[PDB]
Context: one part of a larger RNA, bound to proteins that are not shown
RNA sequence: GGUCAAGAUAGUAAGGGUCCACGGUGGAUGCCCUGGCGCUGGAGCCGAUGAAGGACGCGAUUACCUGCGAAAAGCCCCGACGAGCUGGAGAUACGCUUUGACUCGGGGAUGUCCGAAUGGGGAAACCCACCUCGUAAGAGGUAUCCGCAAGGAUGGGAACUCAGGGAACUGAAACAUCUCAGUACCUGAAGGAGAAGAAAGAGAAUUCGAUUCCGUUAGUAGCGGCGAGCGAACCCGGAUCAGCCCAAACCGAAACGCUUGCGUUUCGGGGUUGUAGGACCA
RNA sequence: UCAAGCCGAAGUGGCUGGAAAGCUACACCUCAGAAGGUGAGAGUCCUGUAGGCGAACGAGC
RNA sequence: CCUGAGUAGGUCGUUGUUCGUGAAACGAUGACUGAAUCCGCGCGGACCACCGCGCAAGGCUAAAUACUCCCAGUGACCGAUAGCGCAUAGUACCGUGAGGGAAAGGUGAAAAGAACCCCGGGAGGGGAGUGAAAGAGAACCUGAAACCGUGGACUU
Numbered sequence: 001g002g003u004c005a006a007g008a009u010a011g012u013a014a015g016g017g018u019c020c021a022c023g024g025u026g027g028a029u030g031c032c033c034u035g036g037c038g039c040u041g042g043a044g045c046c047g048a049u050g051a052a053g054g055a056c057g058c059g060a061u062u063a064c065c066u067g068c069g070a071a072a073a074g075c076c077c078c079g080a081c082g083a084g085c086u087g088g089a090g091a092u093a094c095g096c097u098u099u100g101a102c103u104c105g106g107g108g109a110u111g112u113c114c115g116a117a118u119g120g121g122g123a124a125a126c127c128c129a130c131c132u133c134g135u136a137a138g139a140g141g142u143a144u145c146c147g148c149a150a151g152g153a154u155g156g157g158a159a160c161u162c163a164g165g166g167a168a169c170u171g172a173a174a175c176a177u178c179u180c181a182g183u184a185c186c187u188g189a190a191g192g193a194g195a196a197g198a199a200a201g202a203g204a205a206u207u208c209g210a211u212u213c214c215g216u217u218a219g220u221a222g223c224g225g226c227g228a229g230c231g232a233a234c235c236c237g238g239a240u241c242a243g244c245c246c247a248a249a250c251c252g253a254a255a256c257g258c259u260u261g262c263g264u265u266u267c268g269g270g271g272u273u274g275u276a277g278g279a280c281c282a
Numbered sequence: 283u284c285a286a287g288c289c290g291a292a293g294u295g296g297c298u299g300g301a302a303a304g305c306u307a308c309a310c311c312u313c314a315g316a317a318g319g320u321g322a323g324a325g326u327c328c329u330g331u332a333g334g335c336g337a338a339c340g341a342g343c
Numbered sequence: 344c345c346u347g348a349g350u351a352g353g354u355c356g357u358u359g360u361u362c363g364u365g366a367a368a369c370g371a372u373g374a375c376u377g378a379a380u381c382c383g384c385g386c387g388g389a390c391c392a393c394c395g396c397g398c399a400a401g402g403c404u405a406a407a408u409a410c411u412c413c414c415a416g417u418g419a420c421c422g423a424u425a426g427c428g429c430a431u432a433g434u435a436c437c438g439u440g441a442g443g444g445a446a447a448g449g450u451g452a453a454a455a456g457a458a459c460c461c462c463g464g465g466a467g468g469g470g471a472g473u474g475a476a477a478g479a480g481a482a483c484c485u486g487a488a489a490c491c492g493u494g495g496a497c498u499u
Base pairs, nucleotide, nucleotide: 015499016498017497018496019495020494021493022492023491024490030484031449032448035421036420037418038417039416040415041414042413043411044410045156046155053114054113055112056069057068058067060092064088065087075108076107077106078105079104080103084096085095119128120127121126129142130141131140133138143154144153145152146151160191161189162188163187164186165185171178175225202207212239213238214237215236222230223229244402245401246347250269251268252267253266255264274381276346277345283341284340287335288334289333293308294307295306296305297304309326310325311315317329318328319327352376353375354374355373356372357371358370359369362388383398384397385396386395387394436443437442456483459470460469461468462467
Other pairs, nucleotide, nucleotide, family: 013015cHS025489tHS026488tHS027486tWS027487tHS028486tHS029485cWW030485cWW033422tHS033423tWH034430cSS035426tSS036426tSS047116tWS048118cWH050115tWS050116tHS051117tHH051155tWS052115tHS053124tWS054125tSS057072tWS059062tWW059087cWH062064cHS063089tWW066073cWH071109tWS074109cWW078338cWS079337cSS081102cWW082100tSS082101tHS083100tHS084101tWS086094cWW089091tWS114124cSS132139cWW147150tHS157158cHS157191tWH159192cWW159410cSS160409cSS161194tSS166182tWS166184tHS167183tWH168181tHH169180tHS170179cWW171228cSS172227cSS178228tWS178363tWS191193cSS192409tWS193408tWH196211cSS197210cSS198242tWS198243tWS198404tWH199209tHS200351cWS200384tWS200397cSS201208cWW202396tHS203205tWS203395cWS204387cWS210406tWW211407tWW216235cWS217234tHS218233tHH219220cHS219231tWS220232tWH221231tHS222361tSS224227tHS224228tHS224363cWS227363cWH228363cWW239407cSS240406cSS247272tWH247346tWS248271tHS249270tWS249278tHS256263cWS258262cWW273274cHS273346tWS274398tHS286336tHS290314tWS291311cSS291314tWS292326cHS292330cWW298302tWH299301tHS299322tWS300321tSS301321tSS313332cSS314331cWS316330tHS320324tWS324327tWS348379tHH349350cHS349377tWS350378tWH351377tHS360368tWH365367tHS372373cWH378399tWW411412cHS411413cHS421425cSS422430tWS423430tWS423448tHS425430tWH428432tSS429432tSS431447tHS432446tHH433434cHS433444tWS434445tWH435444tHS438440tHS438441tHS450454tWH450479cSS451453tHS451455tHS451476cWS452474tHS452475tHH453474tWS454477tWW455473cSS455479cWW456480tSS456481tWS457471tWS457480tWH457481tHH458471tHS463465tHS463466tHS472480tWH473477tWH474479tHS
C1' cells in the first nucleotide's frame, strides 16, 4: 500500500434563522406656504326702484369656477395709469390698443325666470289670463294691510338688545320645597346698537340729585328642607353726562247742544312744577 | 381727515459657486437698516420705506 | 278756580328684587270693589304719632354699554393626523327627510416639461439630450417604521 474488522468524524438545504449589503412598498420626520385661529381696532343694516339665496342662460371652441344678463366674461360718462391686453385656463385661431386699451377709484344704463313674490294657479324657477299702449315685434299695469292723499308696511340678517312663552338632566351624596335657571329652546319686535332714562326715587346726613357701564363696598346685610346653597343696595372712586315737551285751570273761536251772554272735541295764544309751580287781579 | 394714485437717497471690482445677495477690498445714503421678490443671506438691483404731493363726481357728528 | 282717575287704595290668587308667607312692607297685574286736592296726595319694611324725602296715574330723549357676518393690523398661535369641517367643500359620500359629512398639499432657479433611437399593442422602461442635480421626469422635496423581496457571511 490492498482487502477484512472495530471506532470516530465531515460535507448535502427542500426550506428556515441572525447579521450585512441592495431595492420595493408606505408616507412618519425635517423645511415651506397659497390656509387657518385669537386679540385689538375700524365699520355695521339689506329689500315693492325686487332683497338675501337660487334657476336658466351669455364664450369661435366651455364641463367646472369667476364675471355678467337677451344690449348678456359685458354697454355709456369721469378720474388715475402709461403699454400692454384678450378671466382662473395653463390650448390655438381671432383681434383690440399711445385719437389712453387692460387694470384701479367713482357714477350711470341694461337687467330672463323663481324667490316677501304680489294678475290668477302652482309639485320654486314652470302653466293660464285680463286691461288700457295699440301697426306689429316689444313695453306698462293688474296681491294684501295702513291711510283722503302723498307716502308707509310684508321678507332677509353670524352674534348682540328687549319682550310673550318657558324646560329637564343635574346638586341636594335618596326626593317633593329648593337648586340647575328665568339657563337652553320657541316665538314676536328693532337697530347699528339696543334697553333704560329725568325722582310720588335712593336714604338717615334735615345728605343726594335722570339713565347705562366699570371698580369697590362684599360675600358684608340678608335669604334658605336656616339644608344644599343663593346673595343685594347706600356711601365712595371712575367712563359719560343734556336736558325736553304735552294734558289742565284762562283767552279767542266754530259746530252743536238745550230757555234766552253756557260746555262735550278740535284749532291757535297762553301754560308746564315740590326751595310747589301756573293761571286771574293789581 | 379718509380715498384710486403719483414723487422718493445711496456700490463697484476681485474670490467660491450652477447661480451672489455670501467672502473680500475700498466707497456711498440714511427723516428712508419695516418688509417682500430676485438662481444662497442684498440698507445702496426691483417693489417699497421715512417724507411730500394728490382730481371732476367720491364718502365722513 | 288748576296740576293726568275706573287710578291711588283695598279683599282674593300670585309674583319680582337678598324676599322660599315669614312680624312681610313696596312695586306688579288676573277677579271684584273703589278716593282725595295743596290746611291735599305717596313713601320711609306689620302698625301708630312725631319728624323727614318726594308730586303718581302723559310722551320723547344723544353719549359712556354689548356683539362680530365684514375689513385692517398684530401674535413667547397652528404649519398638512395641527390650524376652520375645507391649503377650500358644505363638495364627494350617507339619509325619504330633518340632518350628517370626508381625505386633501411640494418637478425645477427657470418647462428649458424629455426631439431622436432601442424592446413593447400599450403600460413600462433603457439610452441621447436639457439642467448645477433627472442621486429633480411629471405615481415628480425629504422618504422613517411596519410589511415584501434579491444577493452575501455564519448557520440549521

Annotation
This is an experimental structure of RNA from Deinococcus radiodurans R1, with 499 nucleotides shown. The 2021 paper behind the entry is "Ribosome-binding and anti-microbial studies of the mycinamicins, 16-membered macrolide antibiotics from Micromonospora griseorubida". The structure was determined by X-ray crystallography at 3.22 angstroms resolution and released in 2021. It holds a match to the Rfam family "Bacterial large subunit ribosomal RNA". Entry title: 50S Deinococcus radiodurans ribosome bounded with mycinamicin I.